This is an experimental structure of RNA (MERS-CoV-SL5) with a sequence from Middle East respiratory syndrome-related coronavirus, with 156 nucleotides shown.
The reconstruction used 29,234 particles.
NCBI's taxonomy places the organism under Viruses, Pisuviricota, Cornidovirineae, Betacoronavirus, Betacoronavirus cameli.
C1' cells in the first nucleotide's frame, strides 16, 4: 500500500405509531360583523369570572327590572360605504371641500310593509374574522445500505 469486523456521523431511505407546534390547501357546522345608553332613587335574583369559615350562607364586582323629569318596540350627536341636485371657490377638458334630501348600518336580491320617522318571520348569495375536522412537513424509536471522508484491533 491492498481488505474485513466493532464503536459514531451523514447526502438520497422505508414500515408502523404518537404527546406537544408554525405555515399552506379541501369539506362540513356554529357565532360575531360603526360606536357610545344624557341624569336621580329603591327592592328582589342566577352569581357569566374570584375568595373556601360545611353546596345551612355572606362580602367586593357584573348583568337584568321599575318609577319621577323626559324622548325609548332606538327623540340626537360623532364615524360617512353607495347615489342625486340648486350656488359660492379652485382648476391648461378632472378628482374635492362646504350645504341639502332619501335609504341603510358589511353588501345585494325575491314574498309578507302587525296603519309607524319602524319592529320581524322563511331565507336565496358573497366577503372578512374566530373555532373545529381531514390531508402534508417537522420531531421520537427500530432496521437496511453508503459517498474506500474519523479512530482502533486483526489478517495478507
Nucleotide at each position: 500500500u491492498u481488505u474485513u469486523u466493532c464503536a459514531g456521523u451523514u447526502a438520497g431511505a422505508g414500515c408502523g405509531u404518537c404527546g406537544u407546534g408554525u405555515c399552506u390547501c379541501u369539506u362540513g357546522u356554529a357565532c360575531g360583523u360603526c360606536u357610545c345608553g344624557g341624569u336621580c332613587a329603591c327592592a328582589a335574583u342566577a352569581c357569566a369570572c374570584g375568595g373556601u369559615u360545611u353546596c345551612g350562607u355572606c362580602c367586593g364586582g357584573u348583568g337584568c327590572g321599575u318609577g319621577g323629569c323626559a324622548a325609548u318596540u332606538c327623540g340626537g350627536g360623532g364615524c360617512a360605504c353607495a347615489u342625486c341636485a340648486u350656488g359660492u371657490c379652485u382648476u391648461u377638458c378632472g378628482u374635492g371641500g362646504c350645504u341639502g334630501g332619501u335609504g341603510u348600518g358589511a353588501c345585494c336580491g325575491c314574498g309578507c310593509a302587525a296603519g309607524g320617522u319602524g319592529c320581524g318571520c322563511g331565507c336565496g348569495g358573497u366577503a372578512c374574522g374566530u373555532a373545529u375536522c381531514g390531508a402534508g412537513c417537522a420531531g421520537c424509536g427500530c432496521u437496511c445500505a453508503a459517498c474506500u471522508c474519523u479512530g482502533a484491533a486483526a489478517a495478507a

It comes from the structure "Conserved Structures and Dynamics in 5-Proximal Regions of Betacoronavirus RNA Genomes". Keywords: RNA structure, 5-proximal region, Coronavirus, Cryo-EM, VIRUS. It was solved by cryo-EM to 5.9 A.